[PDB]
Context: bound to proteins that are not shown
RNA sequence: GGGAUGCUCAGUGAUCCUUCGGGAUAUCAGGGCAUCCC
Repeated sequence: GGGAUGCUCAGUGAUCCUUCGGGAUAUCAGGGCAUCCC
RNA backbone atom coordinates (compact mmCIF):
# COMPACT_ATOMS: atom_id res chain seq x y z
C1' G A 1 0.00 0.00 0.00
C1' G A 2 -4.22 -3.35 -0.86
C1' G A 3 -8.19 -6.53 1.09
C1' A A 4 -11.47 -8.48 5.01
C1' U A 5 -13.61 -7.75 9.92
C1' G A 6 -15.09 -5.80 14.86
C1' C A 7 -16.17 -1.83 18.70
C1' U A 8 -17.54 3.26 18.36
C1' C A 9 -18.79 8.40 16.67
C1' A A 10 -21.43 11.57 13.82
C1' G A 11 -24.87 12.56 10.47
C1' U A 12 -27.19 14.56 5.07
C1' G A 13 -23.41 12.99 1.56
C1' A A 14 -26.34 8.31 -0.21
C1' U A 15 -30.84 5.79 1.76
C1' C A 16 -35.50 5.48 4.48
C1' C A 17 -39.84 8.00 7.31
C1' U A 18 -42.43 12.54 7.79
C1' U A 19 -47.85 15.96 10.36
C1' C A 20 -42.23 19.65 6.05
C1' G A 21 -41.26 21.23 12.02
C1' G A 22 -38.26 17.34 11.89
C1' G A 23 -37.11 12.17 12.58
C1' A A 24 -34.46 6.85 11.65
C1' U A 25 -29.14 4.81 11.22
C1' A A 26 -29.28 -1.48 8.63
C1' U A 27 -26.50 -0.91 4.43
C1' C A 28 -23.21 2.76 1.20
C1' A A 29 -19.94 6.87 2.06
C1' G A 30 -17.25 9.80 6.41
C1' G A 31 -14.38 10.06 11.88
C1' G A 32 -11.83 7.39 15.78
C1' C A 33 -9.92 2.79 17.86
C1' A A 34 -8.85 -2.33 17.10
C1' U A 35 -8.03 -7.62 14.86
C1' C A 36 -6.96 -10.83 10.93
C1' C A 37 -5.00 -11.66 5.60
C1' C A 38 -1.45 -10.60 1.39
Notes: SELEX RNA aptamer: 38 nucleotides with solved positions. The work is reported in "Structure analysis of free and bound states of an RNA aptamer against ribosomal protein S8 from Bacillus anthracis" (Davlieva et al., Nucleic Acids Res., 2014). Crystals were grown from: 0.3 M di-ammonium hydrogen citrate, 100 mM sodium chloride, 16% PEG 3350, 10 mM spermidine. It comes from the structure "CRYSTAL STRUCTURE OF BACILLUS ANTHRACIS RIBOSOMAL PROTEIN S8 IN COMPLEX WITH AN RNA APTAMER". The structure was determined by X-ray diffraction at 2.6 A resolution and released in 2014. The entry is indexed under PROTEIN-RNA COMPLEX SELEX BASE TRIPLE TRANSLATION, RIBOSOMAL PROTEIN-RNA complex.